RNA sequence: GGUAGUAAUUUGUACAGUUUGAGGGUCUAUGAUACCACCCGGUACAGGAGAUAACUGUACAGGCCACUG
Numbered sequence: 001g002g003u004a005g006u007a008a009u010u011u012g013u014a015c016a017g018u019u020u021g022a023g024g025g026u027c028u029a030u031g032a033u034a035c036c037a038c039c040c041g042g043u044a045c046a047g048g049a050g051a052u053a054a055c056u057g058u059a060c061a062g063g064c065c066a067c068u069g
Stems, first nucleotide, its partner, number of pairs: 010062003014058001017055003
Other pairs, nucleotide, nucleotide, family: 002069tHS005067cWS006066cWS008064cWS009063cWW016056tWW020052cWW027044tHS029043tHS030031cHS031041tWH033036tHS
C1' cells in the first nucleotide's frame, strides 16, 4: 500500500409499526319519539385506496486518534 471487520460516539434518508395533534365529513328534507318504544330511501359522485409531527425498532450512503498496514 490493498480487502474486509470494528465497541463508545456523528451526520443523512425514509416509517414496516406506536402515538399526539388540528383538519377531513359534505348530502338535511328519509322518520322512530321520549331516558314512553332510536333508527330504512329520493335530492348526494366516481370507478376513485384515505394525512403531518412527536416516537420505537430495521437495513442502506458519508463522519468518527472509527478502523487497518
Released in 2024, the model rests on electron microscopy data to a resolution of 3.82 angstrom. Shown are 69 nucleotides from a PDB entry: RNA (RNA (71-MER) Let7g) with a sequence from Homo sapiens. It was solved together with Terminal uridylyltransferase 7 and Protein lin-28 homolog A. The source organism's lineage runs through Eukaryota, Teleostomi, Simiiformes, Hominidae and Homo. The work is reported in "Structural basis for activity switching in polymerases determining the fate of let-7 pre-miRNAs" (Yi et al., Nat.Struct.Mol.Biol., 2024). Entry title: Human terminal uridylyltransferase 7 (TUT7/ZCCHC6) bound with pre-let7g miRNA and Lin28A - complex 1. The reconstruction used 183,972 particles. Keywords: Polymerase, uridylation, RNA maturation and turnover control, RNA.